This is an experimental structure of RNA (18S rRNA, nucleotides 654 to 1164) from Oryctolagus cuniculus, with 434 nucleotides shown. Method: electron microscopy, resolution 2.9 angstrom. The entry became public in 2022. The entry has 78 different proteins, among them 40S ribosomal protein S2, eS26 and 40S ribosomal protein S23. The source organism's lineage runs through Eukaryota, Eumetazoa, Craniata, Teleostomi and Oryctolagus. The sample was in a buffer at pH 7. Rfam match: Eukaryotic small subunit ribosomal RNA. Its Rfam clan is "SSU clan". Rfam links the family to the GO terms ribosome and structural constituent of ribosome. Rfam 15.1 lists 75,755 matches to the family in 2,556 species. The entry is indexed under Ribosomal binding peptide, ALS/FTD-associated dipeptide repeat protein, RIBOSOME.
[PDB]
Context: one part of a larger RNA, bound to proteins that are not shown
RNA sequence: AAGUUGCUGCAGUUAAAAAGCUCGUAGUUGGAUCUUGGGAGCGGCCGUCCCCUGCUCGGCGCCGGCCCGAAGCGUUUACUUUGAAAAAAUUAGAGUGUUCAAAGCAGGCCGCCUGGAUACCGCAGCUAGGAAUAAUGGAAUAGGACCGCGGUUCUAUUUUGUUGGUUUUCGGAACUGAGGCCAUGAUUAAGAGGGACGGCCGGGGGCAUUCGUAUUGCGCCGCUAGAGGUGAAAUUCUUGGACCGGCGCAAGACGGACCAGAGCGAAAGCAUUUGCCAAGAAUGUUUUCAUUAAUCAAGAACGAAAGUCGGAGGUUCGAAGACGAUCAGAUACCGUCGUAGUUCCGACCAUAAACGAUGCCGACUGGCGAUGCGGCGGCGUUAUUCCCAUGACCCGCCGGGCAGCUUCCGGGAAACCAAAGUCUUUGGGUUCCG
Repeated sequence: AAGUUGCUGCAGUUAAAAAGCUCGUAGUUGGAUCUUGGGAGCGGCCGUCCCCUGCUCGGCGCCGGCCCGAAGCGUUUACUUUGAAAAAAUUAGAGUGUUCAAAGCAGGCCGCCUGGAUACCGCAGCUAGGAAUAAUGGAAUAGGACCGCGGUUCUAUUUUGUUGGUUUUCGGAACUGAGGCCAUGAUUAAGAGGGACGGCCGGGGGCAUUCGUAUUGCGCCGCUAGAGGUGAAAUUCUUGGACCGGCGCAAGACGGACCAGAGCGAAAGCAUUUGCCAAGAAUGUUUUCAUUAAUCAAGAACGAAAGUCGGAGGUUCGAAGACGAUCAGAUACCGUCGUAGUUCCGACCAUAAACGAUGCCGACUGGCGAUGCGGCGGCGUUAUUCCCAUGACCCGCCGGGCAGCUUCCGGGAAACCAAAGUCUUUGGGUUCCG
């Protein structure tokens, strides 16, 4: 070559693949916003240079002031440019006819002419220009910044002509009080997020309560020879009255039709009535805070069914097992029973085709008709009746909520996809994984 290790630069619906889902500290990535413009010059409205820097020592010097040169201080970085310091050998590369070349540093001219260069040394460290991008910070209980200060403490002292004490003008350091002045110091409220509020909304969750058949069993009555079950039979019950009909009683399951390519929930999942408790999305909002945000290893919560341990209860169904059929055999499919289990409470268990076989956040890219919620507007039909307003319809608009239809957007190996697109014209961010 391997774009089959992919930073450049892979793939993850079906070929290998997104953990069942959610929260969550590290880690990674992070909304907008704080200085542009003018003037002097040159070339044919355009192109180029300088300025918008401030505050000890000397000379083009000139009449306390002005001009120039030198030294020092002036938010910090990443980043960019520059300079120094940057062993050789090797690398690229200058010159050179080792006859060529690999090589080597020589060599050439009638003593001279010369060479034995140059480049980087990343990454790390130093120094110097820049202020876009990416960081951190300023003053809002003001110990805020400037201008004079007033008092307090010590102190370099120059000075008291010298000899000696003292106090201060004086230079420095610190402290305390009254000031004057600031344009006296607060960007935004993100089709980011958090929170408050209003009316809803929903098989969301938990607790209690209530209803409904049906099934099973039992009691009584009536009449009966068959009744169940199958492809067909048998296992099973039955004059000791089976099955069936009626009236009841008791138990335990389950919540049909209404029930929908509908609603809620992170997922698993959620459907009798009513009450209580807490929670939640969306909508509306000229309500509050002001970046509080996105994805996350470690860690944590929930987590279908089956299974396990304690109790309660066991109607139906029903692993195991028994029996009757079928078959060559059934140890299966079929039928009658039936333990565990299936039902409730308290603890484990953490696995599913836990699927949209499609991680999460943000933006853009065609329409079309529906549907759920909330809000807005409007002719009108219809109820309370007594209409406004609220209900039920009809016509549109808005946000997302589940979806559907459609087509050469686009993509893909195709099936197909409004995402599986915005990808060789390859980079929005962050996990998991082949």
Ions in the entry include zinc. Entry title: Mammalian 80S ribosome bound with the ALS/FTD-associated dipeptide repeat protein GR20.